[PDB]
Context: one part of a larger RNA, bound to proteins that are not shown
RNA sequence: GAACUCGCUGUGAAGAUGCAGUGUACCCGCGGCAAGACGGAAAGACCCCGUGAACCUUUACUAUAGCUUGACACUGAACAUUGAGCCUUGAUGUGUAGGAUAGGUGGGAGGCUUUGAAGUGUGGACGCCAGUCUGCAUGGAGCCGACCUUGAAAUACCACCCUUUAAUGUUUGAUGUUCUAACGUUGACCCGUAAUCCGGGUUGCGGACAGUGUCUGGUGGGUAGUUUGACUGGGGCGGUCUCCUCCUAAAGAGUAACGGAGGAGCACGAAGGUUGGCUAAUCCUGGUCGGACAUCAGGAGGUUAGUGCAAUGGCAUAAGCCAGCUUGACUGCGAGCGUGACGGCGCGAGCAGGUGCGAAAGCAGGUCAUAGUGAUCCGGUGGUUCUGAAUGGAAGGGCCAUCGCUCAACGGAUAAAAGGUACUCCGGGGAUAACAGGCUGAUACCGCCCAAGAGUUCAUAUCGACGGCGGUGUUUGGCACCUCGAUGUCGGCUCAUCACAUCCUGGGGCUGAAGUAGGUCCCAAGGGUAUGGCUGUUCGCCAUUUAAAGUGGUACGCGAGCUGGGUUUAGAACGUCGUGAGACAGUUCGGUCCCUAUCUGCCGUGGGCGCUGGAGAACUGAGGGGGGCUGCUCCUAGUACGAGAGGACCGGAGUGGACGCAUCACUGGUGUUCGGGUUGUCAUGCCAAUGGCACUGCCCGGUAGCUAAAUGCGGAAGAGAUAAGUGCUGAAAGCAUCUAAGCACGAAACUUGCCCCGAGAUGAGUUCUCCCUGACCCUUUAAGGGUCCUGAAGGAACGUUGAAGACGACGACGUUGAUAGGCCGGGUGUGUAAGCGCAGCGAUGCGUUGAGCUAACCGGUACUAAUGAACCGUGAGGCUUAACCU
Numbered sequence: 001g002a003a004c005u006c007g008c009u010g011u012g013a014a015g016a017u018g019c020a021g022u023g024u025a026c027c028c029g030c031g032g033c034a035a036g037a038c039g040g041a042a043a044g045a046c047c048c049c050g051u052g053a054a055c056c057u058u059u060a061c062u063a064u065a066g067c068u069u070g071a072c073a074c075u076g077a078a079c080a081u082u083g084a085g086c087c088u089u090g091a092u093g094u095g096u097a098g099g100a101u102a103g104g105u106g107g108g109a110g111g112c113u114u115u116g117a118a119g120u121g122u123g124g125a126c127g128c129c130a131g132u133c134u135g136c137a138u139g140g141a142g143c144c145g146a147c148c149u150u151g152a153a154a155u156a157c158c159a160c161c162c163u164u165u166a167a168u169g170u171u172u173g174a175u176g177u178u179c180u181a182a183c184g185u186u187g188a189c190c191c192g193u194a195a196u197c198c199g200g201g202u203u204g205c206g207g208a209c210a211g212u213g214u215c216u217g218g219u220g221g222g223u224a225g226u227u228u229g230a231c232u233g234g235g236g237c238g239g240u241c242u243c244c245u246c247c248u249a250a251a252g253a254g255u256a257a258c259g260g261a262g263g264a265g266c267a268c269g270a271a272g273g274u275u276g277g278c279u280a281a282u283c284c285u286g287g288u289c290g291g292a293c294a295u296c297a298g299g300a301g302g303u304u305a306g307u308g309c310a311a312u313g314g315c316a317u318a319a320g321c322c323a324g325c326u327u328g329a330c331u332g333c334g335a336g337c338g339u340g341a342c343g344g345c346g347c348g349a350g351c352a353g354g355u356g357c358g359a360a361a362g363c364a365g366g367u368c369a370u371a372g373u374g375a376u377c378c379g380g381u382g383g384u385u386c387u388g389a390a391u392g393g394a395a396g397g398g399c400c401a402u403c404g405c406u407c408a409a410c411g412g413a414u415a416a417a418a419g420g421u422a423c424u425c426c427g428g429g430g431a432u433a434a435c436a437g438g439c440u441g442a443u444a445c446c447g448c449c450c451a452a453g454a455g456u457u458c459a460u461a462u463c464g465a466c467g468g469c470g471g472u473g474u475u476u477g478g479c480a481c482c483u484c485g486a487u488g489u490c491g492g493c494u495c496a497u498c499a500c501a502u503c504c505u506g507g508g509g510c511u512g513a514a515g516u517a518g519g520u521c522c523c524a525a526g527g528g529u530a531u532g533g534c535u536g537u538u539c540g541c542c543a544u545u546u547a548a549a550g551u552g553g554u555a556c557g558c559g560a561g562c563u564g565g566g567u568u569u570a571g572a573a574c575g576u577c578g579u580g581a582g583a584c585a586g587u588u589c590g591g592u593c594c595c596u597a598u599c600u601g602c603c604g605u606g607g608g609c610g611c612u613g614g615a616g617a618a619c620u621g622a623g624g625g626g627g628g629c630u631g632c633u634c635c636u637a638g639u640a641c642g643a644g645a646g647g648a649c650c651g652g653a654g655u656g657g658a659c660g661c662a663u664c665a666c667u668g669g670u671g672u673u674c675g676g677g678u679u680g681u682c683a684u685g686c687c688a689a690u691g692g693c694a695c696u697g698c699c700c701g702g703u704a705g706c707u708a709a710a711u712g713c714g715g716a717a718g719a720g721a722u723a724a725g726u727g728c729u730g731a732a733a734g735c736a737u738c739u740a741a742g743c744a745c746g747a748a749a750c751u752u753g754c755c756c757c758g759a760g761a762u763g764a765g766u767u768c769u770c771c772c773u774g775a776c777c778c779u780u781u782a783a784g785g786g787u788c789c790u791g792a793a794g795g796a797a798c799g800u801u802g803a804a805g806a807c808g809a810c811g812a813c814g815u816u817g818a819u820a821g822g823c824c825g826g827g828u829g830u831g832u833a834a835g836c837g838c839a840g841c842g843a844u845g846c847g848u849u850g851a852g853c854u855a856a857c858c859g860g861u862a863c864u865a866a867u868g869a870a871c872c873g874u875g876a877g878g879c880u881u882a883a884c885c886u
Stems, first nucleotide, its partner, number of pairs: 003017001006023005026608008035600003039595002047429004052425002054421004060226005066219003070215005076179011088167004093162001103161005110144003119138003123134004183206003187203006229241003238258001242264006265410001266308001267367002272326007282300005306315002309372001311370003330353004336347004342411001355364003378404007386397002436483001437481001438479003442476001444472006453463002490565001491563003495557001496554005503528003506523006530544005571589004575584003609760001613771007623757004629657007641646001659714005667708004674701005679694006718752003725745004772877001774788005779782001789875001794872002798814005819865003822861005829853002835848005
Other pairs, nucleotide, nucleotide, family: 002018cWW005599cSS011016tWH014437cSS014438cSS030806tWS034035cHS034597tWS037560tWH042486tWS044046tHS046433cWW048432cWS051413tWH057580cSS058060cWH060417cSS061221tHH065220tHS069216cWW075208tWS075210tHH076181tWS076208tHS088168cWW094127cHS096151cWH097102tWH097149cSS097150tHS100149cWS102150tWS108156tWS110156tSS113141tWS117140tHS118139tHS119139tHS122135tWS127130tHS130131cHS145147tHS150152tHS150153tWH180208tWH181207tSS182207tHS183210tWS193197cWW220222cHS226417tWS227418cWH228419cWH231258cWH245311tSS248257tWS249256tHH250255tWW263371tWS265373tWS265408tHS267271tWS270327tWW270329tHH279318tWH280302tHS280304cWH280305cSS281301tHS287295cWW291294cHH305318tWW314319tWS315318cSS328354cWH328364cWH331365cWH332365cWH334349tHS335348tHS340343tHS352365tWH358360tHS358361tHS374407tHS374412tSS375407tWH376405tWH388394tHS388395tHS414416tHS419581tWS421423cHS430434cWH432484tHS433484tWH435487cWW441442cHS441443tHS441473tWS441476cHS443473cWW443475cWW450466cWW451465tHS452464tHS454459cHS455461tHS458512tWW459464cWS461519tSS473475cHS480481cHS488593tWW490536tSS494558cWW500525tHS502504cHS502524tWS503525tWH504547cSS514641cSS514645tWW515640cWS515646tSS523723cSS524748cWS528548tSS529550cWH535539tHS536565cSS545549tWH546548tHS547629tWS547630cHS558561cHS564593tHS570591tHS578580tHS578581tHS605808tHS610764tWS614793tSS620759tWH621758tSS621761tHS622758tHS636650cWS638639cHS638647tWS639648tWH640647tHS642644tHS642645tHS658715cWW664707tHS664708tWH666710cWS668709tWS671703tHS671704tHS673855cSS675830tSS702855tWS703856cWH708709cSS708710tHS717753tHS721749cWW722747tWH723746tHS724746tHS729739tWH729741tWS730740tHS731737tWH732736tWH733735tHS739741cWH759765tHS760762cHS771792cSS790874cWW791873tHS793873tHS796870cWW799866cSS804809cWS805808tWS813866tWS817862tWS817866tHS818863tWH819862tHH828854cWW831850tWS831851tHS832849tSS833851tHS834849tHH840842tHS840843tHS
C1' cells in the first nucleotide's frame, strides 16, 4: 500500500489478524466501552554526530570605533637662564732611584727677549701641601741644559697628540616669561533685516595655547570575524596519541582490544680502529689493625659474572677485561637483496682516491644488535662565475655542505585561538544513551547436599559453621538486538486478570506436642484478604482494627479511561562552584495533559437466510456462565487434661460483619406535573379575586414512580472420584512390609448437586395441535416453464398503548372492545377556597367550613379514538433402501 481484517502457544529484525501447530467461528446492522492495530497528529525538543548555525561570556586569538601619548603641518615675534653641545686657543700631568706636581712620542743641540726676563703680593682650584695654570702691579735687561738621577731626561724651541680643564666664534633641548598678527570666542554692540540661523564690521577676552589632518606608542568584549582535536564498550570526566623489548601470536612473515609487563626523546674523540695480552660470580681455609663484607695466599666452582642504559636474542676465536700506536666516527660509487600503499627505512661484497694498525695473511665506511626521533615550505651561514631581463658587473636564483620546530594531537589543517546555551536552531542516527521489550544471570530471591557445633544428654523438635549443587527471571546490573519521518514517564484514582514460593479459612505428619497456646514441614489457589496521621511518594514509621490485612506477573497492568502532587522547558531566589556567561541526583515558590472509533476485542440489542410442505405452542439439554467468605456467644463442660493456674477435641443451637440478588409492605430521600405561605413589580377598567416575571423568585408540606440508609432471601446439605495422609490382608524376600494381586478411609481443590443462558448443538433434536385434497397447455422430459381458478392455518402492516423500551424487539388491546384519554365514585395530599354575614377605627378575627382544590393511584363507565377492508403466505409436500400392511 492492498485486504476475503478471530483466540491461544511457539517462531521470527528478538512483544504476530496475516508464519507453524491447534482451538473456536452461519451472513449483515444499530447503541455503547476504550485493551490492541507498537492507533492519528508534529522528518524527537532528551542523547550523540556534522572539521553545521546562531546568540551570549571572558585575563581564548586576531582586529577595530572610541579614549589617550608624542613628532610634523596650520604656527609668529622679543627677551632671559641653563645645560648638551658644536666647532678654536690657554692650562691640565706627586710611589719610585730625583732639582722634582717625569703625560707618551718624535723633529730635536738652541731659544724668547722693548709682541718685557729677574728679585715681591694678589685670587678660583687643587693636592700623597710640590706649589703650582692663573689677573695685574715697584720692577727692567736673563737663564735655562744637557750635568746627579731614574725604567724613562728635558716643557732648550717645535710638532703627533692624550685622561682632564678655562675665554671668544655656530644648532638644539629645555625652561621661563612678555607680545600680537595667525587661530578660538556657545561676551558686548552695529548692518544685511520687520530674523535667538548665517555672514560682514567694531570692541573685549584668550592666544601661538586650544583645536583639526598625517604618522606613531598605550588602552580598548564597546563592536566584529573566528577557533576551542580524536580514540572511547553512549557522551562528559579520567587515560592515551611517536619510537624500542617480551607475551597474547595458533613452531615461516604478519596479526586486534581502554589486553598482560617494561623502557626511549641519550651517551662516548674514547666507551671508535687495529695489534698484543688476559678471563668471571659465589663459597671454604689461613692471614696485622680488619669486622658478615676492603687488600693478600691457596682451594672448590665453572660464567650462576660482565656487556654505558629496558627486555629479548647473542657473546670464550670472546661482542667481556688491560695496554701500545692511532682517526676508517674517510670522500665518490656500488653487483645484489630485505621491508614498506607511498614518502621512506635497512644489509651489502666489490671498484677508485687517500689513510691507520700489523712482520705478514689481513682488519677498519663508528659503537654486541635491536629505541635516542620530525616531511615540506620559509629563511640563515660557508663554498661554487651554473644563471645573471640592452651590454659589463652586481642583486637575486640554482647546485654542494650545513643550521633553525615537546610542529609530542609526533604523515606535521594557521605565523597566530578559550567557554556557555534550560532562549536556542538546522541536517541526520535506533550506526549511539535515558523508559519499556529482548539475550545473560555476576548480583538478587527461593530450594537442596555434607554435618563441626548449639539444643542439660541428643547433629538433623528447632537451628546449623566450613564448603558444595540447583531453580526463578524477580532487584542492581552487563550487552546494545527493536523503536530517535516520536513506543508519553513516578505516584494516586477507576477497573482488573493470572501464578503459587499459601496471609486467613480446609486436610494432614513430626514436635524439646499434658490442656490452652505454639514451632516446623506436606497437600490445597474455592472464596476472602483494613481505615486513618505524616510524606508526591511506592515504601516506611505510628494509631486503632481484622479470621487475615499474602508474595509476585501482566509495557515495574491500566493518561485515544481521569489526575498532575513528583520528575524534566521558558520566571525568580538561597547555599555552593566559576573572573564571567552560567552550573549543581542540592533546595525553594510558580507554571496549557488534544483526538467525533474504520478494524480486532468486549457489553447489549436487531435484520437475513438456513434447519427440506406451511404454521402456532410446550420442551429435552450438548455446551456456557454465576455462586462458593467468615466472626462472636451459649450448651456439651468447669467435663477430658493439669500439682495448680488454667482449660479443650468431636457434636449441637443462636446471633453478627462483608458481599450478592430481588422488592417498595414499613422507615426515609426525591417528587420544577398537587396544595399552601410570602417579598418586589407589571397586568386583567377599579375594589375584591387572580395571572406573568424575578434560580421552581424564596420557602413549607407532599401523590405515583424511582430509590437506600429500608426488608426479604442466598453461600449449603448430600453424592462420585481423589491430594497429602492413615490403614486391612499379602507375597516377591519362610521374617517384615499400606502394594506388587486384592480391599477400605481421606479436603473450601476436581465432577455433580443450587441459579441463569442455551438446538446456527449446520451433529440445526423431541412432543402436541392446526391448514391446504382444481383444471389446462408448452419445451431442451425434468426436483422443467407457463395460463386460468383458488389465497387456507397464520403472519405482517396500520391504530390505542405498557410497571417493555435508545431504535428495532417484547407484551396487551382494536367495537363480539375497558387499549389509551375523558367522565363518575373513592382514596391521597394540602389545610378551613371564593362569596356572603357578624365583631372591630383598622390590620385582622369569627360563622358558613376540615372548606375548596387535588398529578402519575384504586373501582367502574363505550363519551372520544382504536373503520368495512386491503397486503403477505397456497393448492397434499424429492430420491434410494429396509420392515410391515397383525

Overview
This is an experimental structure of RNA (23S ribosomal RNA, nucleotides 2018 to 2903) from Escherichia coli, with 886 nucleotides shown. Among the 49 different proteins in the entry, which are not shown, are 30S ribosomal protein S17, 30S ribosomal protein S2 and 30S ribosomal protein S16. Entry title: E. coli 70S ribosome complex (N1-methylated 16S A1408 + arbekacin). Rfam match: Bacterial large subunit ribosomal RNA. The literature on the family includes a 2001 paper in Science by Yusupov et al., "Crystal structure of the ribosome at 5.5 A resolution". The structure was determined by cryo-EM at 2.2 angstroms resolution and released in 2025. The entry also models magnesium and zinc ions. Lineage of the source: Bacteria > Pseudomonadota > Enterobacterales > Enterobacteriaceae > Escherichia.